Released in 2023, the model rests on cryo-electron microscopy data to a resolution of 3 angstrom. Shown are 174 nucleotides from a PDB entry: RNA (U1 snRNA; 5SS). Zhang et al. published it in Nat.Struct.Mol.Biol. in 2024: "Structural insights into branch site proofreading by human spliceosome". The reconstruction used 419,522 particles. It holds a match to the Rfam family "U1 spliceosomal RNA". Its Rfam clan is "U1 clan". The literature on the family includes a 1997 paper in Nucleic Acids Res by Zwieb, "The uRNA database". Rfam describes the family as follows. U1 is a small nuclear RNA (snRNA) component of the spliceosome (involved in pre-mRNA splicing). Among the 24 different proteins in the entry, which are not shown, are Small nuclear ribonucleoprotein Sm D3, Splicing factor 1 and DnaJ homolog subfamily C member 8.

[PDB]
Context: bound to proteins that are not shown
């Protein structure tokens, strides 16, 4: 360290895109040829979510080239950060069994078993963070009060402006 | 299903 045993502490539940449409295929639909549809495919349109591929472009420095006559950007190389069309994939990173494709110990396709990355939903808008007592009612420049004063200001009443 | 403590085993 692994695997079990006992004791103690702990303990929610649920899931894996969605919604349309499909003329075609399966379901060989129990009434004289037939349902419609539903379900499972297929194709496709929305809501779109995460990956793949990276064409092109943006930025800045080392080295190399350049002494050049333009007025349509625009030499090469290498490297940190970025942006990113077209075209793909569909969900995920690990395990166990069965069936089949077979270039057959390879490499695939179909099922489940329930397993973690504190993934998401929820009696989660009711005192400790994710649905408010942190509201956001100015600062400054001039005119324009008094009171105390150490004359710097503190409090208090206005006007006109600048400004967040 | 796990951690923790005491043990059994590889």
């Nucleotide at each position: 360290a692994u695997a079990c045993u006992u004791a103690c502490c702990u303990g929610g539940c649920a899931g894996g895109g969605g919604a349309g449409a499909u003329a075609c295929c399966a379901u060989g639909a129990u009434c004289a040829c037939g349902a419609a549809g539903g379900u499972g495919g297929u194709u496709u349109u929305c809501c779109c979510a995460g990956g793949g591929c990276g064409a092109g472009g943006c930025u800045u420095a080392u080295c190399c080239a350049u002494u050049g006559c333009a007025c349509u950007c625009c030499g090469g190389a290498u490297g940190u950060g970025c942006u990113g069309a077209c075209c793909c994939c569909u969900g995920c990173g690990a395990u166990u069994u069965c069936c089949c494709c077979a270039a057959a110990u390879g490499u695939g396709g179909g099922a489940a078993a329930c397993u973690c990355g504190a993934c998401u939903g929820c009696a989660u808008a009711a005192u400790u963070u994710g649905u408010g007592g942190u509201a956001g009612u100015g600062g400054g420049g001039g005119a324009c009060u008094g009171c105390g004063u150490u004359c710097g200001c503190g409090c208090u009443u206005u006007c006109c402006c600048c400004u967040g | 299903g796990g951690g923790u403590g005491a043990g059994u085993a590889c």